Background: The RNA (TAR RNA) has 30 modelled nucleotides. NMR data were recorded at pH 6.4 and 298 K. Released in 1997, the model rests on solution-state NMR data.

[PDB]
C1' cells in the first nucleotide's frame, strides 16, 4: 500500500418482544 481475522480489545440501531441487524472499531498477515 494491499489482503485476512476478530471485536463492545468500539458504537449505533432494531421500531411488535431478535439475541437480531448495520456501522465504525481492534487484532493479524503479506
Ligand atoms: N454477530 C454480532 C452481531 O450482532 C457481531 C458482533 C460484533 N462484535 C463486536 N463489535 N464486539
Nucleotide at each position: 500500500g494491499g489482503c485476512c481475522a476478530g471485536a463492545u480489545u468500539g458504537a449505533g440501531c432494531c421500531u411488535g418482544g431478535g439475541a437480531g441487524c448495520u456501522c465504525u472499531c481492534u487484532g493479524g498477515c503479506c